PreQ1 riboswitch: 33 nucleotides with solved positions.
It comes from the structure "The structural basis for recognition of the preQ0 metabolite by an unusually small riboswitch aptamer domain".
On the sample the depositors note: The RNA strand was chemically synthesized based on the sequence of Class I, Type I PreQ1 riboswitch aptamer domain from T. tengcongensis.
The work is reported in "The Structural Basis for Recognition of the PreQ0 Metabolite by an Unusually Small Riboswitch Aptamer Domain" (Spitale et al., J.Biol.Chem., 2009).
It was solved by X-ray crystallography to 2.75 angstrom.
It is bound to 2-AMINO-4-OXO-4,7-DIHYDRO-3H-PYRROLO[2,3-D]PYRIMIDINE-5-CARBONITRILE (PQ0).
The entry is indexed under PreQ1, PreQ0, riboswitch, RNA, ribosomal binding site, amptamer, metabolite.
Crystals were grown from: 1.8 M Li2SO4, 0.10 M Na-cacodylate pH 6.0, 0.01 M Mg(SO4)2-, 5% (v/v) 1,3-propanediol and 2 mM spermine., VAPOR DIFFUSION, HANGING DROP, temperature 293K.
RNA sequence: CUGGGUCGCAGUAACCCCAGUUAACAAAACAAG
Ligand code: PQ0
Numbered sequence: 001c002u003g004g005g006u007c008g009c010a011g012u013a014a015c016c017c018c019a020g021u022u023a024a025c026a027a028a029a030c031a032a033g
Stems, first nucleotide, its partner, number of pairs: 001020005009033001011030001
C1' cells in the first nucleotide's frame, strides 16, 4: 500500500487479525458514532 476478515448495534475513520494480486484457514479485543 493492497486483498480479505471471526467478532461486533456499528469497521469508508481510526484501530485489530490474516494474507500478498491465485491476496489461506482462522481468530479476540476494540471503535468515531
Ligand atoms: N477493524 C477491527 N476489526 C475488524 C474490522 C476493522 O475494520 C473488520 C472490517 N472491515 C472486521 N473485523 N479492529